[PDB]
RNA sequence: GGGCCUUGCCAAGGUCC
Numbered sequence: 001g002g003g004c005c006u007u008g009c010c011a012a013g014g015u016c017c
Base pairs, nucleotide, nucleotide: 001017002016003015004014005013006012
């Protein structure tokens, strides 16, 4: 430095090379 997913409801989290 980057990808994915849920409940709510427009919002937040978890993790590896």
This is an experimental structure of RNA, with 17 nucleotides shown.
NMR data were recorded at pH 6.2 and 298 K.
Chang and Nikonowicz published it in Biochemistry in 2012: "Solution Nuclear Magnetic Resonance Analyses of the Anticodon Arms of Proteinogenic and Nonproteinogenic tRNA(Gly)".
Released in 2012, the model rests on solution-state NMR data.